[PDB]
Overview: Primary citation: Glasgow et al., Nat Commun (2025), "The mitochondrial methylation potential gates mitoribosome assembly". Shown are 1428 nucleotides from a PDB entry: RNA (16S rRNA (1432-MER)) from Mus musculus. The structure was determined by electron microscopy at 2.85 angstrom resolution and released in 2025. Among the 57 different proteins in the entry, which are not shown, are Large ribosomal subunit protein mL44, Large ribosomal subunit protein uL10m and Large ribosomal subunit protein mL49. It holds a match to the Rfam family "Bacterial large subunit ribosomal RNA". Rfam links the family to the GO terms structural constituent of ribosome and ribosome. It comes from the structure "Mouse mitoribosome large subunit assembly intermediate bound to NSUN4, METRF4, GTPBP7, GTPBP10 and the MALSU-L0R8F8-mtACP complex with uL16m, State B2 (SAMC knock-out)".
Context: bound to proteins that are not shown
RNA sequence: AACUAAUCCUAGCCCUAGCCCUACACAAAUAUAAUUAUACUAUUAUAUAAAUCAAAACAUUUAUCCUACUAAAAGUAUUGGAGAAAGAAAUUCGUA
RNA sequence: AGGAGCUAUAGAACUAGUACCGCAAGGGAAAGAUGAAAGACUAAUUAAAAGUAAGAACAAGCAAAGAUUAAACCUUGUACCUUUUGCAUAAUGAACUAACUAGAAAACUUCUAACUAAAAGAAUUACAGCUAGAAACCCCGAAACCAAACGAGCUACCUAAAAACAAUUUUAUGAAUCAACUCGUCUAUGUGGCAAAAUAGUGAGAAGAUUUUUAGGUAGAGGUGAAAAGCCUAACGAGCUUGGUGAUAGCUGGUUACCCAAAAAAUGAAUUUAAGUUCAAUUUUAAACUUGCUAAAAAAACAA
RNA sequence: AAUCAAAAAGUAAGUUUAGAUUAUAGCCAAAAGAGG
RNA sequence: GCUCUUCUGGAACGGAAAAAACCUUUAAUAGUGAAUAAUUAAC
RNA sequence: AAC
RNA sequence: UUAACCAUUG
RNA sequence: AGGCCUAAAAGCAGCCACCAAUAAAG
RNA sequence: AAGCGUUCAAGCUCAACAUAAA
RNA sequence: UCAA
RNA sequence: AAUUCCAUAAUUUACACCAACUUCCUAAACUU
RNA sequence: AAAUUGGGUUAAUCUAUAACUUUAUAGAUGCAACACUGUUAGUAUGAGUAACAAGAAUUC
RNA sequence: AAUUCUCCAGGCAUACGCGUAUAACAACUCGGAUAACCAUUGUUAGUUAAUCAGA
RNA sequence: AUAGGCAAUAAUCACACUAUAAAU
RNA sequence: UACCUAUAACUUCUCUGUUAACCCAACACCGGAAUGCCUAAAGGAAAGAUCCAAAAAGAUAAAAGGAACUCGGCAAACAAGAACCCCGCCUGUUUACCAAAAACAUCACCUCUAGCAUUACAAGUAUUAGAGGCACUGCCUGCCCAGUGA
RNA sequence: UCACUUGUUCCU
RNA sequence: AGGGACUA
RNA sequence: UGA
RNA sequence: CGGC
RNA sequence: AAACGAGGGUCCAACUGUCUCUUAUCUUUAAUCAGUGAAAUUGACCUUUCAGUGAAGAGGCUGAAAUAUAAUAAUAAGACGAGAAGACCCUAUGGAGCUUAAAUUAUAUAACUUAUCUAUUA
RNA sequence: UAUAGUAUAAGUUUGAAAUUUCGGUUGGGGUGACCUCGGAGAA
RNA sequence: AAU
RNA sequence: CUCCGAAUGAUUAUAACCUAGACUUACAAGUCAAAGUAAAA
RNA sequence: AUAUCU
RNA sequence: UGACCCAGAUA
RNA sequence: UUUUGAUCAACGGACCAAGUUACCCUAGGGAU
RNA sequence: UCCUAUUUAAGAGUUCAUAUCGACAAUUAGGG
RNA sequence: ACCUCA
RNA sequence: UUGGAUCAGGACAUCCCAAUGGUGUAGAAGCUAUUAAUGGUUCGUUUG
RNA sequence: CAACGAUUAAAGUCCUACGUGAUCUGAGUUCAGACCGGAGCAAUCCAGGUCGGUUUCUAUCUAUUUACGAUUUCUCCCAGUACGAAAGGACAAGAGAAAUAGAGCCACCUUACAAAUAAGCGCUCUCAACUUAAUUUAUGAAUAAAAUCUAAAUAAAAUAUAUACGUACACCCUCUAACCUAGAGAAGGUUA
Repeated sequence: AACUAAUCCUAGCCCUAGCCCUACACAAAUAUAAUUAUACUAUUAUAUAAAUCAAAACAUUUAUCCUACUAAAAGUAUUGGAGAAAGAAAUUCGUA
Repeated sequence: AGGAGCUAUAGAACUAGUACCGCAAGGGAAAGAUGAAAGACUAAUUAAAAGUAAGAACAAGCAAAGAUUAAACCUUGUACCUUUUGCAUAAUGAACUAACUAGAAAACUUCUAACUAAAAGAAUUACAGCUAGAAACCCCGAAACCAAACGAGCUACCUAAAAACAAUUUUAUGAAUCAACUCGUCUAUGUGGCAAAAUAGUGAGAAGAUUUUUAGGUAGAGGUGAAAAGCCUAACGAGCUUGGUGAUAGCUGGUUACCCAAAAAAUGAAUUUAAGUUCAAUUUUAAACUUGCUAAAAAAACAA
Repeated sequence: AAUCAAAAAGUAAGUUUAGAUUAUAGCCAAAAGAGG
Repeated sequence: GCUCUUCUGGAACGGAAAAAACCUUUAAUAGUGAAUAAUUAAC
Repeated sequence: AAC
Repeated sequence: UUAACCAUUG
Repeated sequence: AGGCCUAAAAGCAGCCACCAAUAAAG
Repeated sequence: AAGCGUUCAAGCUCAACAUAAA
Repeated sequence: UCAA
Repeated sequence: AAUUCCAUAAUUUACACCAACUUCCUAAACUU
Repeated sequence: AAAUUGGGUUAAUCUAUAACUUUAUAGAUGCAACACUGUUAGUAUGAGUAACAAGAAUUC
Repeated sequence: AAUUCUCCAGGCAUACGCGUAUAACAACUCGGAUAACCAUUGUUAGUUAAUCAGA
Repeated sequence: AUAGGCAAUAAUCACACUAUAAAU
Repeated sequence: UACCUAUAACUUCUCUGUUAACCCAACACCGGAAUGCCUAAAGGAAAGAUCCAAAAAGAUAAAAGGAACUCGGCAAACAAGAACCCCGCCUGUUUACCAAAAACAUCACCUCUAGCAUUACAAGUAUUAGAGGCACUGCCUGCCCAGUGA
Repeated sequence: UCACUUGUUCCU
Repeated sequence: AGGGACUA
Repeated sequence: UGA
Repeated sequence: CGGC
Repeated sequence: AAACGAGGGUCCAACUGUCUCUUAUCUUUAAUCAGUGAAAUUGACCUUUCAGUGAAGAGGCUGAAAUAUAAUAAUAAGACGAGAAGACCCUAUGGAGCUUAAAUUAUAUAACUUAUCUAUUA
Repeated sequence: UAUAGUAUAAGUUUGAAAUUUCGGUUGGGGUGACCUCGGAGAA
Repeated sequence: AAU
Repeated sequence: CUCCGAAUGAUUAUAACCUAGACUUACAAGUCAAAGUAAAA
Repeated sequence: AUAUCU
Repeated sequence: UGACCCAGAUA
Repeated sequence: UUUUGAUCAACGGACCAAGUUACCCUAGGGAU
Repeated sequence: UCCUAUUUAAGAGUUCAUAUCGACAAUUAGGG
Repeated sequence: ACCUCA
Repeated sequence: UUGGAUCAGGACAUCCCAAUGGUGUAGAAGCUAUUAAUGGUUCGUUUG
Repeated sequence: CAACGAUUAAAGUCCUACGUGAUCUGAGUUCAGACCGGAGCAAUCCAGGUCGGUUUCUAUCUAUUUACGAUUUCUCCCAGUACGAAAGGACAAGAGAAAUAGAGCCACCUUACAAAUAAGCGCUCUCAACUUAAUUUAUGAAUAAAAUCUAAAUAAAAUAUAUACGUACACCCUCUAACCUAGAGAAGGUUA
């Protein structure tokens, strides 16, 4: 001069791309106090989403939440306790 | 079909929506490791963590440092982080080990290039500009609020169907004494207890507005209440669960390698503002070019 | 003796331009005042 | 007394006993060199 | 302590 | 600075 | 006994003179 | 006439004279 | 009439 | 004035010594 | 003193191209913990302490 | 799953509930707050209804 | 198994006995 | 269900519960747990061995005194008798887990609201129902009750 | 049980 | 400010 | 007749 | 409205 | 207004270890042997006394002093000893319950009015 | 013209409720008060 | 020119 | 800290436009004003 | 020429 | 001697 | 064109909101 | 203010400051 | 300012 | 904040015990001051 | 908060975070329930009354846990003397009783174990002062005294304290085991 311990690599998982699906599988049992072979007692979602939160309070208001093609027009026109904030279209582009 | 994606505290919570917790909705884990062969006997590899053992201690002190021939004696030395204030012998936090655990964006500025009266691969900017690259702004923590489920097997009250009450005296009873039964007055014990409200004594009621059993009802903007703002499943001035939700927090705490350099404040001003923030002022980095600091006569503005 | 402040002299800083936070509660000694 | 305002200084590893604020002290380095500063004492 |  | 003395009427 | 206010007040009750010779005494 | 004594004078006797140093 |  | 006083001691050797990289010194460094 | 500000290096891992007993130039990032009454796991301290339990004999 | 002694004084059924803790054997790791022994582990067994009880 | 029709008069040893909260 | 009126059927035993020292309290928890019968014929074991220190917990005895203790006769006692104030009428009810009370309810009394049916009040009808206040009984006195003739 | 004064309304 | 109406 |  |  | 009361005050009698003033015995616990085996707590400790200094404050700082080393059983002065969701004041442009005579609303119920739609009728 | 009613709209009245809030300085609590700017003293 |  | 006042008041010649340089000042607001022109005298 | 006074 | 917004008045 | 609107007096001014809590709560700061 | 310890001493104490005390004040003096 | 108090 | 119970450590500015100075101290009682910290410094009632 | 009673030699004044709540306890701070009185429209409120009303802790460290050498009071005596007009009335010296405290013990008594023991309500024992302070004397200089107690040289007396001086202890110690008036364990005593 060692006990308690330590070392480990793959089980699977993640984000995309692509893609509609047609997986819904013996017998029997089951909505009856489910899974109990037959009558009794018959069977049926929801009117507007709210608030938190932001506005350094709060009382109208507060992107997404509440989706409709990309890039541009453009954070422009407009909308707003004209505050915080919110916010297009005409029009043009686009054959993986 | 791919990966400057993870490799057992990571990646899905997942070996599993299991075990287990909860009446229910619901919440929700941990872990495995031989070899070609185990019909080779299931291996190896490692001064390696904290913890121990081998090996208790020997005047004296933040436990070391300077030393020393010598472990200790001699000498020097008021633990750490945050925080106060730039101070503490304050005060917060830390039993120790391993792992995990907190700064993210390009409007302007600066730096490096391309082309240049133009730059950009359409939509933009331009009186040296324009294009591209590089360069930036944390983590954890409430009481709350709202929507939808789930709860009256506890407890409050109720409905229906059932039960129990000896002995004794009064009477003809919400009467009396006192058991069973119900309750919980006072004291002691107990205080991580036998018990998340008990034990031992002592007590109150005990045919009634009594007590008990079974099944049903009322549900949170509510129910129940002989009102204690009591009770509604062991924290109810208003249940619990999930979601909204990484709620918000001007408040508390924390915020992980080296080296060089510079460096303020707490003056002034506004503020439902004085536990905050914005501006001035200070500081700082780069750039341009020229006076600055001290001192400063006489003479002035009030004054020796 | 605080402003102001030609010449000098001792000395090396200062103004402007661009960008930028943090800070905005001190502490004790000494000196002159003001309240009290 | 305290409490406001203005002016000056300070934040040792040395001295004042222990001593953030008093006094001595331009930065920080190796050396078994040296000269010094302040220096709870006083006759 | 100090005629 | 006291020394150790002396103190005479209508 | 310097008087007088306390019979009378002695350096000296009290008040005013602030007094007597002398070697020497208010 | 200093204290003081004295009903007031009792008189305990300070300063002088008269002696020596401060 | 005074001086640590 | 309230736990327990609180270095030890010391009257004369001749005008100084000691001590903080404050500064010098060898090598460096270029000043909170 | 130190909130803050300017700058020079650097531990680790992955990718490109190299190197070949563990390196170089670039491009990247979940990029570094003596401390959040941090989270998980392990092991101490208190401590071999507080506390816990089976009536007797026999031939059982 | 023996005898005897000493002492204590809510026991047997059913309902509700629980769900094999029942009994034997074999084990001696885990569980009982320790042992014996098992209430633990493994294996095997078990509770019989026209009247008790339910539809 | 189906469809109609209909119920005045407690219990307490249920007699006596009253009763009231008015009852299979 | 009874008892009646008619209709219809015209011989049947399958299925399931049955064990235990057991359940609700995280535990082999001094707690909780309905009913019938019975009270020891059933069911059980307070001590692992030893030692008798302090402090602590519990039981029993006490010379002489007898509340002098103490906030208070708390606790205990060979006691458990008698009275008086305050508050509440009384039996009841409550802050599950620091308050059981003088608080709450209560019969009695009082005020207010409602003239009515097919789900509460209620298969009720103002001698009813609901909301709420308040001790009862007896005793007292305010309001209010056009003025003067009459 | 009776009349005035009041009271309350209108018409002016 | 008069006149009616009403007040058992 | 009474709050 | 009191007083019991 | 009696009766009643685990209500709150008071008195007397009796009674006593409440007390003067404590004591003895037994059981529990304790202690020793055998088995099993927690909890709050813990920066690190090689963990002394006195005076001083300091914020009421010192095992650890200044100056004196004391001092072989380890257990076992006891006490509770101290480590501003350890715990709990304890108390107290103040703060936040943090909450919530309650009340109104706060502000803003309010197709809760109730009422009316005008339309709309029917019935009728002048 | 007329009085009735009324699956709705628009008013008005009533208010069961709903939502939100709780300025500052003043040993702390009543009330008071005070909060901006200008003039004079302290100076 | 601080209250 | 010690005191007074203003959230105007009356008078009036009606008091223009434009534009150097300054004061004050965190921002915001607030002051003074040559020259030129125009009304008036 | 001027707005004067507070 | 009181901002901005927002309401007005006349031309 | 020309102009006018505040005891917005909490006077740098929220368009428009008061009491109470011993039933109280959270985040903190103090003293105990 | 109120003590308390010192220094001073008008007046008290028949006479007599300090036996026992005591005005105005003095303490770099101690407590409420 | 008219009152206060553990 | 403050009572009590238990156990008290210490100061002396001494309440008693002890040693003394002074007196308007005859004795006895007292008064005043110095010195001394030695051991001791009771039990109840109504009470806050 | 005081207010009194009866005593005593006396019933001191203060400091130790009310000295002391990990030793215990009553208030108060002071709340959850509830009443009156006074406020407020109400909820609620008052530094106004009152009644009721839960804080636990197993000690890790420091510190600490095995002798002493006595205080006070009364009575007796001196002595009803000294003193004093009387009234009244001492000191020192000397003897004796108790109370309390400290240290022990069990013959009696008492109370227990209805034990061979332990207790107090029973019994016994308690002392010496080398060393001083206020104060008082003696000798004697500075200072002609036939002065002066002396921070002059000297000699004495004189509180409370205390440890010089005593008592106690003192031995190096076998141990299978048993027993013990020794003890938690260990230690210690005893053994024809």